[PDB]
Context: one part of a larger RNA, bound to proteins that are not shown
């Protein structure tokens, strides 16, 4: 000088549980019977 | 080829429900604190009306024969 | 060695008297002696919220504010039974708006491990909020591995620093354990055959 | 009614060898 | 007395 | 026919609590 | 079906007794 | 005799057969044998370019002092002999610079100019002097005015390959995880005291057995009964110690 | 038993 | 006719790992019932006896001994018995208590037990063996060794004594202190008006 | 009611070492020393109560 | 070896 | 009295639920991880392999696996089950190379 336990202040990333099926209208698409 | 049906994405407008914390209330384990209580045992006390009792006397205690 | 039984001590008062006449820390005081039952004991009542009814020990009953935990989800034991409230069917005793003894229905929970009721997040798509990863402080705590030794942070020996590379293995003979085939058996040695020949240096046969 | 060998099926003794109830 |  | 005994695994036939 | 009291078989296996085969000792011995 | 007998002792015997082949893992033995590590012993070979010591052929020591025998000439003497001057150039004779060498400061340097150098100051120079080249002696062999010296920076046995990965009861190291059990530092024998076999204390395999508040069991108790000479205690009981009076023949 | 008398 | 010392006889003061007339606390050992006990009949033998019943052991049958509370008491006694096949180790040491050499020693060398080693957590400031207590990952409670002026988380708590130090004192292991004084100062016991 | 002896607590004399130092430190005298008592309190990985992981033993399940 | 709640007219 | 959403289990070293318990050096034994290689089964890749640098709302007691973004420029797995070894590094004044 680095460490173990326990938090705070900062700063970086981050929706796969971290709320809303479903209804109506309209545009573009794939598909399975008859 | 000609009608049913199902599905992804948009984009406007309508609409629930669910889930996680905080408070607060109710129950059930498990502690902490504060006031008390029925029976009984154990040589316990204390006051308020009357009217006695002795006088180194007196529930005690102590020194002797 | 106990129970009785006598004897003389033991009480102070803010009362009187004597003597020191103020002499004590004292709004008193030394010594000497007196009274009295106001103060202290004690009997008979007849009373307990004027007051007082303590204490420690058995055995029973509530009660005031609160921390902290909520496993589990029963296709037939989350039934049964207990308790509980309101109607009964009969008997006690403690005689009573919690008395008893499930001697009849219906229902609840104290039984059969926690359920509810507003908010917020939020009419949000990633924002300073909410998850996560780094950095840096606080508060308490931490001798330099490996290694031989009864004992190592040791004034005991190796180790400047990083990559690569580095130590119970392989053949023979025994035995013990366990699997597998057969079993009074059992294992087809060298060999040699076959309409075996890329593999095939296997595999397949076994002396008519 | 199939005689290569090795291990088992038989012991004991230096050894010549001998060798597991007995035919009711 | 297989 | 597979040598004696004592305890002892199953197995035969009666009752005793579960 | 399980445990107990009797009864009926008696595996394994534990202590033991008994025969019999080799070898030595003792008795007899063609 | 085809030996018997019931005796006694012994076998790794026998009393209606388990073996045999084959995977794997563990231990113990042999081998390089879990890695690395010796001081040694042997067989073959290669060097006297350095350094010893001998031998062939050749080269070298500036300058100075001392002043032995032989010779001349002069003194003295009866002889034998004696002295005084000059010549002359011996001697493992003496001072010194080169040359060979290494006494002192225990100087410098000691990471060095240098794996033996520098400086100043010693030693030595007609002899047993000193140098070159050639040649000869080769390893448990040589060589040595003798110091266990030298034999190519290597000698109280050179140097280069192999037998050879020679042996080591002694040092040093031995590589990923999480769960379960858990120890010895006693004892007997050892050319045995830093070692090892062998009982003991561990771990894993397996069967027989109890699972029926029994029964085997027990580092504990209680009833009943056994055995001891250690703490105490004695000195007048005995054995050894060991103070002081008394009373008696 | 030894010990001057 | 008397030192002394002898002999003898009762007394008298002190002793012992390797003396004993007596003798313990602890340590020890064996026993408390069914594969058995008691009983009475018989059947085998080469043993044994004076004995074809003298005994002795075997073997048969008959009878009969507490059990549900288990032949005294308690037990998380079957986590028990027994065979195989192998690792390590085979230098230790340290406290109460008892003990031997030694003037001792943080020295040498033995016994019962419990640790250290192989082991961390609380506590003693501090420490390999002292005291409390032995260990999975957490929230609550509510202790034990020890502690409550500050460091330092909890009494500058309560009630009685003692003490003043010109070198007070402050507790297990544990970190030195004596023999001999004192007209400091507090308590007690005893002989004398 | 004065004289003696004696006895045991606290204190004190005995009691002198080399770097500056150690009741662990400050410090402490109506103790924060010593010999008692009564009481509250604080404090482990032991103790009690609930979750959860793993050994290890159980009660059951194959109309 | 066999149905359980929700949210919707 | 019409649709919608969750579930409607049954591997035997397997699945429910219930008590106790948990220290450890020399040493032992089980299940797990992870290399290079061979055999079966089934699979990534010029629309971008291995390998490296940097992380991760990620799993897992732990060895580790699993994914993102960059760089790279051509191969690379198999967890179905099973066979094989020159198979796991802090040290040895340990080798060889750089600093």
């Nucleotide at each position: 000088a680095c460490g173990g336990a326990u938090u705070a202040a900062g700063a970086g990333a981050g929706a796969a549980a971290a709320c809303a099926a479903g209804u109506a209208a309209a545009g573009a698409g794939g598909g399975g019977a008859a | 080829a000609u009608u049913c049906u199902c599905u992804u994405c948009u984009u406007u407008a309508u609409u629930a429900a669910a889930a996680g914390a905080a408070a607060c209330a109710u129950c059930a384990g498990u502690g902490a604190u504060u006031a008390a209580u029925u029976u009984a045992a154990u040589u316990u006390c204390a006051a308020u009306a009357a009217a006695g009792c002795a006088a180194u006397c007196c529930c005690c205690u102590g020194a002797a024969a | 060695u106990u129970g009785u039984u006598u004897u003389c001590a033991c009480u102070u008062u803010c009362u009187c008297c004597c003597c020191g006449c103020a002499c004590u820390a004292a709004u008193g005081u030394g010594g000497g002696g007196a009274a009295a039952a106001c103060u202290g004991g004690c009997u008979u009542u007849a009373u307990u919220u004027c007051u007082u009814c303590a204490a420690u020990u058995a055995u029973u009953u509530u009660u005031u504010u609160u921390g902290c935990u909520g496993a589990g989800g029963a296709a037939u034991u989350u039934u049964a039974a207990a308790a509980u409230u309101a109607u009964u069917u009969g008997a006690a005793u403690u005689u009573u708006u919690c008395u008893u003894c499930u001697u009849a229905u219906a229902a609840u929970u104290u039984a059969a491990g926690u359920u509810g009721u507003u908010u917020c997040u939020a009419u949000a798509c990633a924002g300073u909020a909410c998850u996560u990863u780094c950095u840096u402080a606080a508060c308490c705590c931490a001798c330099u591995c490996g290694u031989c030794u009864u004992g190592a942070a040791a004034c005991a020996c190796g180790g400047a620093c990083c990559a690569a590379g580095g130590a119970g293995u392989c053949u023979a003979g025994c035995a013990a354990a366990u699997g597998u085939g057969c079993a009074a058996g059992u294992g087809u040695a060298u060999a040699u055959g076959a309409u075996u020949c890329u593999u095939u240096a296997a595999a397949c046969a076994u002396u008519u | 009614u199939a005689u290569a060998c090795g291990c088992a099926u038989a012991a004991u003794u230096a050894a010549u060898g001998u060798a597991a109830u007995a035919u009711g | 007395u297989c | 026919c597979a040598u004696u005994g004592u305890a002892g695994a199953u197995u035969u036939g009666u009752g005793g609590u579960g | 079906c399980c445990c107990c009291a009797c009864u009926u078989u008696g595996c394994a296996u534990a202590c033991a007794a008994u025969a019999c085969c080799g070898g030595u000792a003792a008795g007899c011995a063609a | 005799a085809u030996g018997c007998u019931u005796u006694a002792u012994u076998g790794a015997g026998u009393a209606c057969g388990a073996g045999c082949a084959u995977a794997u893992u563990u231990g113990g033995u042999a081998g390089g044998a879990c890695c690395c590590g010796a001081g040694a012993g042997g067989c073959u070979u290669u060097g006297a370019a350095c350094u010893a010591a001998g031998c062939g052929u050749g080269a070298u020591g500036a300058g100075a002092u001392u002043g032995a025998a032989g010779u001349c000439a002069g003194a003295c003497g009866a002889a034998a002999g004696u002295c005084u001057g000059a010549u002359g150039g011996a001697g493992g004779a003496u001072c010194g610079a080169g040359u060979u060498g290494a006494u002192a400061c225990u100087g410098a340097c000691g990471u060095g100019c240098a794996a033996a150098u520098c400086g100043u100051u010693c030693a030595u120079u007609u002899c047993a002097a000193u140098c070159a080249c050639g040649u000869u002696u080769a390893g448990g062999g040589g060589c040595g005015a003798a110091a266990g010296a030298c034999u190519a920076a290597u000698c109280g046995a050179a140097a280069a390959g192999c037998c050879u990965a020679u042996u080591a009861g002694c040092u040093g190291g031995u590589u990923a995880u999480u769960u379960u059990c858990g120890a010895a530092a006693g004892a007997u024998c050892u050319c045995u005291c830093a070692g090892g076999a062998u009982c003991g204390c561990u771990g894993g395999a397996g069967u027989u057995g109890a699972u029926u508040a029994a029964u085997a069991u027990a580092a504990u108790u209680u009833u009943a009964c056994c055995a001891g000479g250690u703490a105490g205690a004695g000195a007048u009981a005995a054995u050894g110690a060991u103070u002081a009076g008394a009373g008696g023949a | 038993c030894a010990g001057g008398g | 006719c008397c030192u002394u010392g002898a002999c003898c006889u009762a007394u008298u003061c002190u002793c012992a790992a390797a003396c004993u007339c007596c003798c313990a606390a602890u340590a020890g050992g064996u026993a408390a019932a069914a594969a058995g006990g008691g009983c009475g009949a018989a059947a085998u033998a080469a043993c044994u006896c004076a004995a074809u019943u003298u005994g002795u052991a075997u073997u048969u049958c008959a009878c009969u001994c507490a059990u549900a509370u288990u032949a005294a008491a308690u037990a998380a006694a079957a986590u028990a018995a027994c065979u195989c096949c192998a690792a390590g180790u085979g230098g230790g040491c340290c406290a109460u208590u008892u003990u031997u050499g030694g003037u001792a020693a943080g020295c040498a060398g033995a016994a019962c037990u419990g640790g250290c080693g192989a082991u961390g957590a609380g506590g003693g400031a501090u420490g390999c063996u002292c005291c409390u207590a032995a260990c999975g990952c957490u929230u609550g409670g509510a202790u034990a060794a020890g502690g409550u002026g500050c460091c330092u988380a909890a009494a500058u708590a309560u009630u009685c004594g003692c003490u003043c130090a010109u070198g007070a004192g402050a507790u297990c292991c544990c970190a030195u202190a004596a023999a001999a004084g004192g007209u400091g100062u507090u308590g007690g016991u005893u002989c004398a008006u | 009611a004065u004289g003696a002896a004696c006895u045991a607590g606290c204190c004190c004399u005995g009691a002198a070492a080399a770097u500056g130092g150690a009741u662990g430190g400050c410090g402490c005298u109506a103790a924060a020393g010593c010999g008692g008592a009564u009481u509250a309190c604080c404090g482990a990985u032991a103790c009690c109560a609930a979750g959860c992981c793993a050994u290890a033993a159980a009660a059951a399940g194959a109309a | 070896a066999g149905a359980a709640a929700a949210a919707a007219u | 009295u019409u649709u919608u959403u969750u579930u409607u289990a049954g591997a035997a070293u397997c699945u429910u639920u219930u008590u106790a318990u948990g220290a450890g050096u020399a040493g032992a034994a089980a299940a797990u991880c992870g290399u290079g290689g061979g055999g079966u089964u089934u699979g990534u890749g010029u629309u971008g392999a291995a390998g490296c640098g940097a992380a991760a709302u990620a799993c897992g007691u732990g060895a580790g696996u699993u994914u993102u973004c960059g760089u790279g420029g051509a191969a690379c797995a198999u967890c179905u089950c099973c066979c094989u070894a020159g198979u796991g590094c802090a040290g040895a004044u340990c080798u060889u190379g750089g600093u």
28S ribosomal RNA, nucleotides 433 to 1591 from Plasmodium falciparum 3D7: 999 nucleotides with solved positions. The entry is indexed under cryo-EM, Plasmodium falciparum, RIBOSOME. It holds a match to the Rfam family "Eukaryotic large subunit ribosomal RNA". Gene Ontology terms of the family: structural constituent of ribosome and ribosome. The family is grouped with related families in Rfam's "LSU clan". The literature on the family includes a 2001 paper in Science by Yusupov et al., "Crystal structure of the ribosome at 5.5 A resolution". The work is reported in "Antimalarial drug artemisinin stabilizes PfRACK1 binding to the ribosome" (Go et al., Structure, 2025). Entry title: High-resolution cryo-EM structure of the Plasmodium falciparum 80S ribosome bound to RACK1 and E-tRNA. The source organism's lineage runs through Eukaryota, Alveolata, Haemosporida, Plasmodiidae and Plasmodium falciparum. The entry has 75 different proteins, among them 40S ribosomal protein S21, Large ribosomal subunit protein eL42 and 40S ribosomal protein S6. The structure was determined by cryo-EM at 2.45 angstrom resolution and released in 2025.